About this RNA: Shown are 26 nucleotides from a PDB entry: RNA. The entry is indexed under Cas12a2, CRISPR, Nuclease, DNA Binding Protein-RNA complex. The reconstruction used 97,470 particles. The work is reported in "RNA targeting unleashes indiscriminate nuclease activity of CRISPR-Cas12a2" (Bravo et al., Nature, 2023). It comes from the structure "Structure of Cas12a2 binary complex".

[PDB]
Context: bound to proteins that are not shown
RNA sequence: AUUUCUACUAUUGUAGAUC
RNA sequence: UUUUUUU
Repeated sequence: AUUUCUACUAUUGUAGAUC
Repeated sequence: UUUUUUU
């Protein structure tokens, strides 16, 4: 690193939340 | 759906 939010990791991403 | 002037 995100449909978008928050906290991240640098894992061709992770966790929760999301009319 | 529409309906004026009145506290």
Released in 2023, the model rests on electron microscopy data to a resolution of 3.2 A.